[PDB]
Context: one part of a larger RNA, bound to proteins that are not shown
Molecule: 16S mitochondrial rRNA, nucleotides 1821 to 2703
Organism: Homo sapiens
RNA sequence: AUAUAGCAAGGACUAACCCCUAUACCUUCUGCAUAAUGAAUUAACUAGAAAUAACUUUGCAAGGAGAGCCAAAGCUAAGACCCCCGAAACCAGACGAGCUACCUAAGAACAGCUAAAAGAGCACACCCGUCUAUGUAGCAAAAUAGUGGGAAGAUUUAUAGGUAGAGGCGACAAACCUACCGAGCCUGGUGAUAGCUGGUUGUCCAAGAUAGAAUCUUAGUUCAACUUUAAAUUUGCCCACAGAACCCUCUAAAUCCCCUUGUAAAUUUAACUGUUAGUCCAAAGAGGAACAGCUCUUUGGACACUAGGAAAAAACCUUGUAGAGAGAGUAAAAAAUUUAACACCCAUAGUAGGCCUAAAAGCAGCCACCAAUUAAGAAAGCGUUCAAGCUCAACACCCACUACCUAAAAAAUCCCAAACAUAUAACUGAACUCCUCACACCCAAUUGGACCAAUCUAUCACCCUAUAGAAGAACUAAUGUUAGUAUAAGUAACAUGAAAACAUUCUCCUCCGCAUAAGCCUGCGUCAGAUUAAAACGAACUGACAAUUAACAGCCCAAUAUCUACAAUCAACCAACAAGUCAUUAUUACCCUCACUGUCAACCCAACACAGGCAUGCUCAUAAGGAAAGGUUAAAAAAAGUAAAAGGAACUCGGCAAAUCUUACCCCGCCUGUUUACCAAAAACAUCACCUCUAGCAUCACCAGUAUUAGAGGCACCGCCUGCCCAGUGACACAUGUUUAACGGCCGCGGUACCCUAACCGUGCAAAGGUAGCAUAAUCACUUGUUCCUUAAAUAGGGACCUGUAUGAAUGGCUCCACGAGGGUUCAGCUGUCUCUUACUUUUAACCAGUGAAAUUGACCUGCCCGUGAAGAGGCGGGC
Numbered sequence: 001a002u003a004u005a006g007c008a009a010g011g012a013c014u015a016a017c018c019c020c021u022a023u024a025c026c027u028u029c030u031g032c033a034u035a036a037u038g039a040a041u042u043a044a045c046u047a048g049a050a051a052u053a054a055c056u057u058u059g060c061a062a063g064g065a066g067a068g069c070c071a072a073a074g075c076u077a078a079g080a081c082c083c084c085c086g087a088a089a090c091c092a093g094a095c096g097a098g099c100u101a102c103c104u105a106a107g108a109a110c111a112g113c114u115a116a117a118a119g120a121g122c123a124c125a126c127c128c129g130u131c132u133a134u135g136u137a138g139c140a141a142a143a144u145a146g147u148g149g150g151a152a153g154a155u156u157u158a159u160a161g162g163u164a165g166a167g168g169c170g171a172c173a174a175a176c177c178u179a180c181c182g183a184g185c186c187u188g189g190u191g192a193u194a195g196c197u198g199g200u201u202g203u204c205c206a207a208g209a210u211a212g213a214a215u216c217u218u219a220g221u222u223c224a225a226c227u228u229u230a231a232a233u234u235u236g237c238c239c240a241c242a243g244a245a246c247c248c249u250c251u252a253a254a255u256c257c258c259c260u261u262g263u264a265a266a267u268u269u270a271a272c273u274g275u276u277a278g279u280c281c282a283a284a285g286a287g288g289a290a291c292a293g294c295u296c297u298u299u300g301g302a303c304a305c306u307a308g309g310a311a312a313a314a315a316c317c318u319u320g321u322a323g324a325g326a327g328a329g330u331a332a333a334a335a336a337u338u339u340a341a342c343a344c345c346c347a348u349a350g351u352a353g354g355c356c357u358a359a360a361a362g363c364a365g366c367c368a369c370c371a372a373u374u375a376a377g378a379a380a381g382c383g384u385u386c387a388a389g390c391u392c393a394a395c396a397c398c399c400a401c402u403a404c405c406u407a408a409a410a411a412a413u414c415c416c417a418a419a420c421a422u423a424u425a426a427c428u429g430a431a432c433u434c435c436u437c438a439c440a441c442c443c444a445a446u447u448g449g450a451c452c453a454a455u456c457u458a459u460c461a462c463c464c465u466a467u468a469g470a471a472g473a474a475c476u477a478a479u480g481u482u483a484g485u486a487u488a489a490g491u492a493a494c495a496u497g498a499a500a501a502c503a504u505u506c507u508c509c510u511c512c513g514c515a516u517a518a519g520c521c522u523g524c525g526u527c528a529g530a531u532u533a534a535a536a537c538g539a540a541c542u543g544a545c546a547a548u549u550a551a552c553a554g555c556c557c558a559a560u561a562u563c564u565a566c567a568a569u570c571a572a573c574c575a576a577c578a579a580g581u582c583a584u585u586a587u588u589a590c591c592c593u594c595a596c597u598g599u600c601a602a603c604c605c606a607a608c609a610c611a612g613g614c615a616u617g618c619u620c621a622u623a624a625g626g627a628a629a630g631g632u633u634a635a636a637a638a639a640a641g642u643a644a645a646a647g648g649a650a651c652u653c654g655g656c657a658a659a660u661c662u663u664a665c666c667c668c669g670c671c672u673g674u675u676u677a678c679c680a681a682a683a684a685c686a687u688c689a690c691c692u693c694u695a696g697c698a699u700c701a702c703c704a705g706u707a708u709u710a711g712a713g714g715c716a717c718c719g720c721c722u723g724c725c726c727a728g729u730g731a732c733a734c735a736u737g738u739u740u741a742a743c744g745g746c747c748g749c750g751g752u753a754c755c756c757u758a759a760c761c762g763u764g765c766a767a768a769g770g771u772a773g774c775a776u777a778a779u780c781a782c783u784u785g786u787u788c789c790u791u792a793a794a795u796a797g798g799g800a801c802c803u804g805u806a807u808g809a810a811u812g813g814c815u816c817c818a819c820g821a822g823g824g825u826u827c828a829g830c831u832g833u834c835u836c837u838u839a840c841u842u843u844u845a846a847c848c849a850g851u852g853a854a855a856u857u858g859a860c861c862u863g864c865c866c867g868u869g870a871a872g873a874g875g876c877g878g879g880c
Stems, first nucleotide, its partner, number of pairs: 007858001009021003023873001025038001027036001040485006055079003059075002063070002083199002086196001090189004095184001101163005107157003110153001112122003126150003131146004165181001167177002202451006212223004225275002228271010243256002278303010307318003323437003327434003333428001348372001350370001353367003377392001380391003455470005486857001493851002497506003507627003513618004523600001525545005531539002552598003558588004577580001604613002630848004638843007646835002650833001655830001664825004668820002673685002690714006719814003723746003728743002730739003747764005773807001774804001785801005860874001863880005
C1' cells in the first nucleotide's frame, strides 16, 4: 500500500465497493475490441502560402481609374480559397592510404630437434584464425578458453614516402581504400523529388454516398455523374387511355411514353471541391464444382449515421430528425418433433403331362396348362446330380375383424443458462408514436454558415474590458524535436587474499618484468581541502607549492675535380645464386671551441581505470611485478572442471565434444602460398610447366632493358595425350585467302543375323559430324540404375558393367608420387556421445551491506471454459 468483478466509468444509493448498463483512442479500411498503425507521461515547440474568374459591400457612372488599362453598365477599391515531416539517388568542389590493398627507400626478428639440400618435417617466440563451447547492450560495434594452420619464407614486422572516387589498389573475394564501399567522406546545388506511408491544432449548426469514358492507365489524373453554394424562372415527381417488330424456344418479372391526380420540386445561369481501390442480403443470370465469407454484370435493400430485436453480431428484422421527464401506447421480438409385433390351419390324386435331355419327376429350357376328389397352380418361393424333403395359392375350421404414409451415426482444452408438461388473450418490449415543456442542437471525404480563446495595434477601458484593424493566432497522437520525471528496478551488474601492534608477517599468482623507441603531456610528489574509486575515510578529483640539471639522445660537415670489378654467412675449408649495407685521392680554404633542445608519471590506440591493439633490447623465471574470495548460504536452471559400475558410437546429419592417439581407401586440387577485416579458407585464386598473341626499340614506367628480350592472355607441375571442323562470328591478310592451345561446333530416317544389336544396305543433310579416353561421375531428370565387396540389416562407401541421345580432350582429357584444419567411407582403440545418469569443486546463484543500467510501457481494477467476432478473446455472449 492493498480486500471477490473485469476500458475502470455511468445510472445511481443512506452507503467508497457490492446492483444494473458499457468491446479505450488515433490512423487505416468493404469492414478494426481487434491479436492492424502510433502513442511511458509532463512541459514547451511543431503543419493551408496565391492567381484566373465569380460573389459580397462602398465610390463614380457611359464612363471608371492619381498617364499606361478596361468599357455594348461598366470601372475602381476592399473582403474572402490553395499544409508539415521522410527516401534510395544525381551533380559540383574540397578532404582522406596514421585502417586497409599494392608499391618505394632504408631497417629489424625468426629458440631447440631432425635433415643438413630444402617456398623440407617436429616445435617456441611470432603471424594466422580450422573446429567447439562461452559471450551476444559482451571484457570486445568480432572478444575469451581450448583446439588448430604456418613458423629461413611467395615469411612476419617498426619507420618515412607513393597511388584518390568518372579513381586507386586487387595471387577476382565484385576484395580493400579510417568500424556502415555494386563504390569513400564532407560541404554545396537542397526546403532534391516522391501518383508512396505518416501527421495536420478553438466551439456550434447545416447540406452531403456516388452510371461511365480516356489515360505507359487501372496505388493516379482529366472529363462526365453525384455532391455544395448563389442566382434566374418554370415546371419536376407520381402517372389514364392510345402507342413502341419481325425473325426466333423460355408466349418472364417489367420498362418506355403519359394527361388526370397527389404533391414541391425542377431546369437554367454563375462558382468549386471531394468521391472515381465496396461489402453482405433478396432477385434474374454468367464463370467455377447448380464449392466458397469465390469471381463477374443487372434490379432493389441495408451497411460505411440512430436506436430496439436475432445470444455475442457492419450487410437479416423493427425504426429513423435529434432536448428535459422518477408518464403512456406500441414495433420487431422465444422451436418444434419421437418411429417397425403378428396369422392360424391343412395338402390326396390321372401324372414323373408332352418334348428336349446322360438325367429334367410342379420348380435348367420349349409347348400346352387340361382334368379326379367337396377342396388343391401340369405350380408362386426354397431344395434335390435327377428324385426325395419344407412352404405358398385350395377345402374345412373360423369373425387373424392388422398398418399398407416413414428410419441412424463419429473429433479432437470442458456438457453447456437455470428450469418447467395444468389457474382461464394477456402482459412485457425502442431514441417509433402520444403525453408536460422546449427545439438550429446525432453520417466519412467534401461544401455552406454562426461564433470564438489569447496576442499585438488604433481609440476606449482602468480588478481585466469595448468597437475595430492585424497575425509566428489554439495540438489526447507524425517509431515527431528539446527538457523533466516515471516504468522495467532498488532489478541486471560492479568491488576488497589473511591476521596483526598498521610496524609486520603469512598464503597464493607471475600471464610477467626493467629499459629504449613511438605516443601522451604533469595525469596516486608535498600541503590544504572530505569533492571521490562503477563499493569504501587511499586519492588517479579540487586549490596551492614543488619538480626532469649531460656525459645518453637530438641538433652536423668549405669548394672543385678525381677515386671506388673481387658479397654476407665465426670467412677459414666447401658450394652457391636470388649477385649483395659500409672504402678515396689531388689542390685550394680553414687557429675555435662545449651553445641550444628531449629527460616527470601509475602514461599510448580502443567513447571507460576496456579480458582487445602495441616495435626493439635484456631477464627465461625472476633480485622485478602482482591478488582469483565485500559477507553468508551451499536450492533449481546455467557456465568451467574432476571422477564413474557394466557396455563401448547402441549417440548423432556427422564420433560434434571428450577420450585415446591409430588402419585403409575414394573425390577434388599437383605441391608451399592466396581470399570474402566482422556468418564461406574451399574443389575458388595464384603457382612451377606448357601454349597463343603483340613489339626491331633508348634518356622519367617498360629500361639505364633489346626477340634465349619485354608486354597482353590462356591453361595449371610432372606422365600418356590434346582427335575432326575456318561454313558462321572475331582477328589478321589482301589476288584468291589465313587462323580454333581464338569465340565456338563436332547429324539423321528406314531396313538386314528368332528376339537385343546390326559388321551390313538405301537415302538426305553438314564446315565437321564427339575421335582417344573416361563414365550412374561434384555431370538435368529417369535414380535408391545393375552386379561384386562391405554390415545382422546400407538411399552411404569401394570395384566393375554403362548409349553420357545433356561425358569428352590447354574455357583441357585420362593416369599417377607427394601434399590438405578441403568433402566422403572405414579397421583398431578410445571414451559420459549414448544405454542412463550420478557425485564433488569453482563460477553463477539465493540472503545481508554499498553502488546502481537497458530494451520495453495507450490506459489497466491484467481469471478458466465453450460460443462469437476483421475469420485464433484476460476485455464480447452464456457459464464457471